[PDB]
RNA sequence: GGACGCGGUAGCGAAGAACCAUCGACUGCGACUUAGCGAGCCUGCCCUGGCAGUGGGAGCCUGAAGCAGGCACGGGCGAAGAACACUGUCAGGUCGCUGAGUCGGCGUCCCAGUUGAUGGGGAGCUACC
RNA sequence: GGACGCGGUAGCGAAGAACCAUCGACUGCGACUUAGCGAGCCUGCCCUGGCAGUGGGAGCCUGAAGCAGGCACGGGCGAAGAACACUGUCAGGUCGCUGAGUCGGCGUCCCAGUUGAUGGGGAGCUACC
Numbered sequence: 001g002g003a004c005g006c007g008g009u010a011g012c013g014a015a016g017a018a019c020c021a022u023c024g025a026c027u028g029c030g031a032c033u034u035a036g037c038g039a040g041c042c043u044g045c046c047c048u049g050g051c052a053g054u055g056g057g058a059g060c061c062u063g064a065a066g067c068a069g070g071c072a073c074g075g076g077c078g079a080a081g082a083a084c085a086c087u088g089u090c091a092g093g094u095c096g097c098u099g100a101g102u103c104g105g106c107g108u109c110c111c112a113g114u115u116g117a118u119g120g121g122g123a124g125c126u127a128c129c
Numbered sequence: 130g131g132a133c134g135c136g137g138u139a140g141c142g143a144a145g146a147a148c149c150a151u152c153g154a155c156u157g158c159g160a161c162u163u164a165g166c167g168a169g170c171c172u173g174c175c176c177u178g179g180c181a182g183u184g185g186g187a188g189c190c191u192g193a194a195g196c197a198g199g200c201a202c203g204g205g206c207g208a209a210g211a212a213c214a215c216u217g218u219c220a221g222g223u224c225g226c227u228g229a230g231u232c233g234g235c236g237u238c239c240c241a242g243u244u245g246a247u248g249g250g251g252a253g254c255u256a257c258c
Stems, first nucleotide, its partner, number of pairs: 001239006008128005019120001021118003025114004029104005035098002038095002041199005046093007054085002059077003066174002069171003105135006137257005148249010158233005164227002167224002175222004180217005189205002192202001
Other pairs, nucleotide, nucleotide, family: 013123tSS016123tHS017122tHS017124tSS018121tHS020119cWW024115cWW034099cWW037096cWW040200cWW053086cWW056083tHS057081tSS057082tHS058078tWS058081tHS059082tSS062074cWW063073cWS064072tWW065169cWH094194tSS105258cHH109130tWH146251tHS146253tSS147250tHS163228cWW166225cWW179218cWW185212tHS186210tWS186211tHS187207tSS187210tHS188206cWW188211tSS191203cWW
C1' cells in the first nucleotide's frame, strides 16, 4: 500500500448500494495549451497579461531567488521607441473537476480506473488513506 | 499503467547479472516538526509561523484564497484570555533532494520496494518511460 473485521466523524443510497455479464467511450506515468463549470453573495483595493491611444526618451526581460537592488557568465528584446505614467476596455489570479488536444522514440498485447446503456443482483458505498 | 520487441544510447555484469529460498530490519500514502546540502555571490527590506515579557478584552481558524471589510451556512477552537499593539529572540518564504522524529482510531492477513547475512541458481540487468 491492498482487502477482512473491530469501533468513531461527515455525506450518499429502495427515484435501487456492493458485486456479475455484454457493448461502447475515455483516462493510467511526466509537462503544457485551449474552452467550460464549480468553489454562498456584495463592496472596495491590489497584482499579472492583452488591445487601442496619449505622454514619456534608455534601458528591459529570462535563467534567479519572498520582493527590490549591486556585477559576473549566458540568451533574448530595444530610437522601426525599452522602463514607467495616464485614459478606456477584455481575460485571468488560488484550488479542484469535466471535456477536447500536443509532446514525452516507435511498435505490440493484455491488467486496472472513471463514465454511459442493456440485462441480473438486493443494502450497502464514498470521503477523514 | 504492467510487460515484451525494435532503436538511440549511458552504465552494471563470472572479482558472479536475473530469479528463487531461510532469517532479520526500514519503508509504501498524506501532512507537520526539526536538522542539513545544492540551486553564483554580496546586501537590504518586507512577510509567515513559533516562544517569552508587557499591554489588549472577544473574536479567531478551516471548507468559500489575490488581499481585506459587510452579509448568511456548516465544522473546530477561545476568559486555563481571541484579534490587535510594543520589545527581545529562533526558524523559514522560492526549485529539488537526504536523514531523523511525531501524528494520521485499532487488530489480522497478504502484496510491493530497499537493505544485511547465508544458501541455491548461471546470461543478463538497471536508468532515460

Released in 2021, the model rests on X-ray crystallography data to a resolution of 3.21 angstrom.
RNA 3D nanocage: 258 nucleotides with solved positions.
It comes from the structure "Crystal structures of artificially designed homomeric RNA nanoarchitectures".
The entry is indexed under nano structure, dimeric parallelogram, RNA.
Crystals were grown from: 20 mM MgCl2, 0.3 mM spermine tetrahydrochloride, 50 mM sodium succinate pH 5.5, 3.0 M Ammonium Sulfate.